[PDB]
RNA sequence: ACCGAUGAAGCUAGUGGAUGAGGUGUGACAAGCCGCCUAGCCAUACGACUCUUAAUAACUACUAUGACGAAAUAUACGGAUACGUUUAUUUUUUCUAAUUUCCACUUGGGUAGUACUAAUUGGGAGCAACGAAAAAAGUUGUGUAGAGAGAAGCAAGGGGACUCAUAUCUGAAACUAAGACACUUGCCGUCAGGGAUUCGCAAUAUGCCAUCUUCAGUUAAUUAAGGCUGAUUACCUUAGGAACCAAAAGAAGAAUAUCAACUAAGAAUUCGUGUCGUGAAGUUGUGGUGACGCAACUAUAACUGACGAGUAAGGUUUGAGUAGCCAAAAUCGACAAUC
RNA sequence: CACAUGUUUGGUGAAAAUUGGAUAGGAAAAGAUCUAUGCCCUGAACUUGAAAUGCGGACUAGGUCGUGGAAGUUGCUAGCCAUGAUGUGCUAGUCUGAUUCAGUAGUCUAAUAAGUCCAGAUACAAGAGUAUCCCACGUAAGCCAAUACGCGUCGGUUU
Numbered sequence: 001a002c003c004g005a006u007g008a009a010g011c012u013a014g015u016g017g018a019u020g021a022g023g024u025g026u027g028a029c030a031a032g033c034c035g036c037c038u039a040g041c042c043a044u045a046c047g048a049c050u051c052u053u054a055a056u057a058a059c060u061a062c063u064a065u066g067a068c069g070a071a072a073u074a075u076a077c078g079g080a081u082a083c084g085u086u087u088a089u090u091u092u093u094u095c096u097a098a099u100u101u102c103c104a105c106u107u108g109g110g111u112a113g114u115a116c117u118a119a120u121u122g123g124g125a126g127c128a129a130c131g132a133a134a135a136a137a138g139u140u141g142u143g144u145a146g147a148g149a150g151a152a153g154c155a156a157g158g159g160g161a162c163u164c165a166u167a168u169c170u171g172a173a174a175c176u177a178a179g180a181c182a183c184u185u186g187c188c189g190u191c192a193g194g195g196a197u198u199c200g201c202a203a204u205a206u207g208c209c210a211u212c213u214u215c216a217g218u219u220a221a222u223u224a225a226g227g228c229u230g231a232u233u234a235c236c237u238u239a240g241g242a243a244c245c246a247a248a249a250g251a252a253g254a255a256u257a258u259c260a261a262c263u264a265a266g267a268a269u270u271c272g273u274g275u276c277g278u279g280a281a282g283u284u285g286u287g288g289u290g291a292c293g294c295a296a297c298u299a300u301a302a303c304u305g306a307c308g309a310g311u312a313a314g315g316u317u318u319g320a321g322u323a324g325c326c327a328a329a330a331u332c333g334a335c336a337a338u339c
Numbered sequence: 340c341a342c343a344u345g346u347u348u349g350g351u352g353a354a355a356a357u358u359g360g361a362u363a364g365g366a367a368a369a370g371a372u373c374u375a376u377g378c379c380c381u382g383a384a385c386u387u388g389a390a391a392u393g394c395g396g397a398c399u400a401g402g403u404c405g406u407g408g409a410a411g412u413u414g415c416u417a418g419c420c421a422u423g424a425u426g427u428g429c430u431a432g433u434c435u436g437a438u439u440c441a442g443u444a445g446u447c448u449a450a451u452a453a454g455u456c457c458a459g460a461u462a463c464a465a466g467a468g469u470a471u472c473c474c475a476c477g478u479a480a481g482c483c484a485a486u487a488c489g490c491g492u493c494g495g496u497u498u
Base pairs, nucleotide, nucleotide: 002495003494004493005492006491007490010041011040012039013038014037022034023033024032042157046153049150050149051148059146060145061144062143066095067094069092070091071090072089073088074087076085077084078083099125101124102123103122104121106119107118108117109116126142127141128140129139130138158474159473160472161471162468163467164466166462167461168460169459170458171457174455175454179447180446181445182316183314184313185312186311187310188308189307190306191305192304193303194271195270196269197268198267199266211254212253213252214251215250217245218248222240223239224238225237226236227235273336274335275334276333277332282297283296284295285294286293287292318356324351325350326349327348340428341427342426359379360378361376362375364373380442381441382440383439384438394436395435396434397433398432399431400430403424404423405422406421407420408419476489477488478487479486
C1' cells in the first nucleotide's frame, strides 16, 4: 500500500447468527421447548464489616473571607433597686470556601483485558454575591493539602434507535389596523412622613423547713475529648465559659396600698384608588364649679405626599363633558376605578 | 303653513364606533386598500369660472307651542304687547357656496408585511425515561439476508 480470511450486547475465551455447546425439562434420563448463549475474570468500581487514623472519601486539617455572640470603655434612654436597653470604639470565644460537580480530547498509571484511575486543555450544568425594588443576560467567583491496611461479598461495566425536556432555525392555514417609541391607566412595588399594635426583661416568698430572682467558672456541675470498664448513664484526667450548665455549696435579694392615667431613647410589624361632597361622638379655643354653650377647623374621623424596579392593557384623536347613574352624607355620601 | 311637544340645575362620567371630519350611496362586495359632494379642517402645487338655470347651506318672518302686562257685560274664555324652545317639514324672502392633488392611530411607520397561535426540521456529550424497543461490528439493501460501502483485527507485503 494492494489482496485473502475474519467480527457475540462489561472483559477474556468458546462456538459461528444453531436439530450445536449447553440449558430447561425429569428422582434421573429420553422426548419436547429454549439457545444474546456458554465458561472464566472481578477492580483504587460498589456498598456494608474489622483494626487503625486527624480523616480513613459528602470526611479531616488549614488559609482567606465573613457571621452570630459578649467583655470592657464611652454614649443615650429607662428601671424601686440589683440592673436593663441604644449607639460607637477596641478586645475576644466559637462557627465559617459558595459541587470532593459532570462531559470530551490528549498524555500517563494499573491489569492478560475491561470496568477503574491521574493531570493538562476546552466545554455543559449547579451554587454564592452583586446586579434589583424584577426574570434574565452578564460579571466576579466557586481556595489549598491530605484521605492506611484487612476480611467477607457483588455482576452492576457495550452500542444504537424512540419518547419527553431543552436550544436553534424554517414555514402554511387561522386570528389580529401588526411592530417600535413615547404617554395614560391598572396591578405590583419604592422613598419620606404619620396612625395603630408589639418589644424595649428581677423576684414578690417565709411558724420551722422551704420557695422564687439575680450572680459563672467553686477540688462544683456542664460541655467536649481521652482513660478506665464487661459496659457506662459510674469513677479518674485534661480543656472551654460565645454556646452548654444556677443540681449542691456560697453570695446578694424578694422593695413598693391598689385602680385609673402614663408607657422612654430606639426597634419590629402593619395600615394608601380618582373626582366631588358632607363636617362630629374628634381636636383647638372660649364662657362656665359643673351639666352644658358658642366658634373655628378637621375624613390624619388613618392614612398623606413624592415617585417608578417592573408588568399588563389601551387609537391616547373624535364620539363627549354626551349618554348613563346620582343629587345624600357617622352605616360618612355620589359616581367612576379595583376585585 | 301643517304636524310634534311638560320645564330646568349640579356632581361624576362611559361605550359602540372613529384609517383627517361630516353627510349620503352600493343587489346578494358595506370598506385603510369602494364611490360621490359648489361641504368642513390641515397641507402642497396652479389663477382658478362660476354665468342664467339647477343643486345646496345659513338667517328673517306666514309660524307653532309654553310664559308676564288692560278692559267689562249677569260672572264670564279670548283681541293686542313683551319671552324662551329657534322640534321636523313647507312656504315667501335675502345672503352666500365651483382651481387641482394629498391626509393610517400621540409619533414613526406596515397592512402580499409583521406579530400571535400552530407545525416542521435539525442538535456530539455534559438532561430524564421500572418491562420504551432493537443489535452475532455499523449503514444501506422497506425489516432480515444475499450483496455493497465503511470501521476494528490477523496473514504476503510496500514503507
UCC118 Rool RNA monomer from Ligilactobacillus salivarius UCC118: 498 nucleotides with solved positions. Lineage of the source: Bacteria > Bacilli > Lactobacillales > Ligilactobacillus > Ligilactobacillus salivarius. It was solved by electron microscopy to 1.96 A. Entry title: Focused asymmetric unit of UCC118 Rool RNA at 1.96-angstrom resolution. An Rfam search finds the family "ROOL RNA" in it. Rfam describes the family as follows. Firmicutes, Fusobacteria (1 example), Tenericutes (1 example).